[PDB]
Context: one part of a larger RNA, bound to proteins that are not shown
Molecule: 18S rRNA, nucleotides 654 to 1164
Organism: Homo sapiens
C1' cells in the first nucleotide's frame, strides 16, 4: 500500500454499526454590536487604484 | 504596552539527516586536497560551509480573530479647594535649641466638571399574558352491546366441533326462542397513511386536578444556549412479589384427531397467567432498522393546529358577533405526488443533498 484507526481523511436506513427515550454534571461548542472614507511625499507604477504610514 | 494567536531577535553538543568543495581511480566513503621547482630565502595557497533543532521558556513588533475587565446601592473619571494628622531630610555652617520652611503618606467636608455613567432586542432561549387545541396524564363516575352463569317459562331432539371427526353437552330437557339476574373483562362501528405524547403508549359519558405543544403579541428577561462521561425520572409484553378478583382468552398440563412417529399445528377441556391495587424488573423488529441543535436547497395537491384576509351559501329569527361551507396567505406538524437538485453499491432518499470543489456545533457507536 490502508481513506481496512480516517487531525488531514473513513463508516453507522438495507453490507458491522444511532444509546428505547429524556433530564444532567464534568468536557467541547457557541448569535450580533464598540475606529471607520484616514496629508503622501508614503507620483507618472499619472491615484480622485499603490508595496509604502506619521490622522 | 491582560491572555491566546501570528511575526521577530537571541540562544540552543557532536555524530546522522539534507547540502557546498574535493578525480577515495569510480563509488559507499573521508576531510581532504591544491599551486610552484627554482631559493622553500621564514614555501606559499586553501577548505575543514551552510540550513533544520518540535514544544516549552525568554526578547521585540503587530492587533484582525477569539476569551476577559473598567461607572448601576455610582464605594464614579477629572479639576481645583476647606480641613484633621504624621515622618525625613532644608533652605541659619561656632555646638544645641533651629524662626523654620519642605516632599511624601492616610483620613475627611464643601463644590465644578464630565453629552456624566446601562448597545441591540437574534427567523436564539426563558418567562408573562391571550384565545383556542388535542385517543397528553392521573383520579372519581357513566353507558353500552357482548361473552358467562344462574333463575323461571316455551318447544323439541339433538347441539357443538370439524377437511372428515372425535373427546364433550344433552328427555335428570341439551342447544334454540323469551323475560330477568350477577359477575367480569371489553369499549365495535364513527376510526382516517387523523391528533396527542420524550419515548413506551394513548378512544363510551360527566366532573375535578394538574400539565403541554402550536399560534397571537410594538409584554418582560437580556446570552440565560447547543450537546451532553458520571449521574437520574419514565421505559409494551411476558416475568416476579404482598393484597383483592377471576367472566373470557389461555403457556403449563390432560385429552381428542392428525400422522410413520406428532412432545404440533385442528378440536374440547384447562393452571400460572390475562383485570384491579402496591412493591419489583429495564429489555423488544424499544423500528423511519435512519441522533440531537442550527442554515440553505425543485415544485404541487391535501391535511390538523392557531391566527389574518376575502364573493356567496345556511343557523344564529331582523342586526350583531359567532359557528357550518367556498377562496387565499402566514406559522408549527403528520404525511403524499410529481422532479436529470443532489446524493447513492443500488433498493432509494428532497433528504439517505448541500463530500476528494472533502470542515457549523456536539453525543454515542463499526
Nucleotide at each position: 500500500a490502508a481513506g481496512u484507526u480516517g487531525c488531514u481523511g473513513c463508516a453507522g436506513u438495507u453490507a458491522a454499526a444511532a444509546a428505547g427515550c429524556u433530564c444532567g454534571u464534568a468536557g467541547u461548542u457557541g448569535g450580533a454590536u464598540c475606529u471607520u472614507g484616514g496629508g503622501a511625499g508614503c507620483g507618472g507604477g499619472c491615484g480622485u487604484c499603490c508595496c509604502c504610514g506619521c490622522c | 504596552u491582560u491572555u491566546a494567536c501570528u511575526u521577530u531577535g537571541a540562544a540552543a553538543a557532536a555524530a546522522u539527516u539534507a547540502g557546498a568543495g574535493u578525480g577515495u581511480u569510480c563509488a559507499a566513503a573521508g576531510c581532504a586536497g591544491g599551486c610552484c621547482c627554482g631559493a622553500g630565502c621564514c614555501g606559499c595557497c586553501u577548505g575543514g560551509a551552510u540550513a533544520c533543532c518540535g514544544c516549552a521558556g525568554c526578547u521585540a513588533g503587530g492587533a484582525a480573530u477569539a476569551a476577559u475587565g473598567g461607572a448601576a446601592u455610582a464605594g464614579g473619571a477629572c479639576c481645583g479647594c476647606g480641613g484633621u494628622u504624621c515622618u525625613a531630610u532644608u533652605u541659619u555652617g561656632u555646638u544645641g535649641g533651629u524662626u523654620u520652611u519642605c516632599g511624601g503618606a492616610a483620613c475627611u467636608g464643601a463644590g465644578g466638571c464630565c453629552a456624566u455613567g446601562a448597545u441591540u432586542a437574534a427567523g436564539a432561549g426563558g418567562g408573562a399574558c391571550g384565545g383556542c387545541c388535542g385517543g397528553g396524564g392521573g383520579c372519581a363516575u357513566u353507558c353500552g352491546u357482548a361473552u358467562u352463569g344462574c333463575g323461571c317459562c316455551g318447544c323439541u331432539a339433538g347441539a357443538g366441533g370439524u377437511g372428515a371427526a372425535a373427546u364433550u353437552c344433552u328427555u335428570g330437557g341439551a342447544c334454540c326462542g323469551g323475560c330477568g339476574c350477577a359477575a367480569g373483562a371489553c369499549g365495535g362501528a364513527c376510526c382516517a397513511g387523523a391528533g396527542c405524547g420524550a419515548a413506551a403508549g394513548c378512544a363510551u359519558u360527566u366532573g375535578c386536578c394538574a400539565a403541554g405543544a402550536a399560534u397571537g403579541u410594538u409584554u418582560u428577561c437580556a446570552u440565560u444556549a447547543a450537546u451532553c462521561a458520571a449521574g437520574a425520572a419514565c421505559g409494551a409484553a411476558a416475568g416476579u412479589c404482598g393484597g383483592a378478583g377471576g367472566u373470557u382468552c389461555g403457556a403449563a398440563g390432560a385429552c381428542g384427531a392428525u400422522c410413520a412417529g406428532a412432545u404440533a399445528c385442528c378440536g374440547u377441556c384447562g393452571u400460572a397467567g390475562u383485570u384491579c391495587c402496591g412493591a419489583c424488573c429495564a429489555u423488544a423488529a424499544a423500528c423511519g432498522a435512519u441522533g440531537c441543535c442550527g442554515a440553505c436547497c425543485g415544485g404541487c395537491g391535501a391535511u390538523g393546529c392557531g391566527g389574518c384576509g376575502g364573493c356567496g351559501u345556511u343557523a344564529u329569527u331582523c342586526c350583531c358577533a359567532u359557528g357550518a361551507c367556498c377562496c387565499g396567505c402566514c406559522g408549527g406538524g403528520c404525511a403524499g405526488c410529481u422532479u436529470c437538485c443532489g446524493g447513492g453499491a443500488a433498493a432509494c432518499c428532497a433528504a439517505a443533498g448541500u463530500c476528494u470543489u472533502u470542515g457549523g456545533g456536539u453525543u454515542c457507536c463499526g